About this RNA
This is an experimental structure of RNA (tRNAPro) from Escherichia coli (strain K12), with 77 nucleotides shown. It is bound to n-formylmethionine (FME). It was solved by cryo-electron microscopy to 3.2 angstrom. The 2021 paper behind the entry is "Structural basis for +1 ribosomal frameshifting during EF-G-catalyzed translocation". The entry has 52 different proteins, among them 30S ribosomal protein S15, 30S ribosomal protein S9 and 30S ribosomal protein S3.
RNA sequence: CGGCGAGUAGCGCAGCUUGGUAGCGCAACUGGUUUGGGACCAGUGGGUCGGAGGUUCGAAUCCUCUCUCGCCGACCA
Repeated sequence: CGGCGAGUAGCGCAGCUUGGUAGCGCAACUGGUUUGGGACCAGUGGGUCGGAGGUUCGAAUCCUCUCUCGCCGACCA
């Protein structure tokens, strides 16, 4: 250099396709169990979707511009 599909709680993935809700498994904190702890049961908190801007009554999703990270891969006789 073109180009296409992601970025969502500490970590990894959902949800988007077809718009009105933010979730799930650990991790974490509190109590039970225990001589104590791990594991395992009970209850509970944590973001508001990379950032900006449009569309719409309403945007995580529907479009656009950059950032970042991967993959895909280009005369020719």
Rfam match: tRNA. From the family's description: Transfer RNA (tRNA) molecules are approximately 80 nucleotides in length.
It comes from the structure "Pre-translocation +1-frameshifting(CCC-A) complex (Structure I-FS)".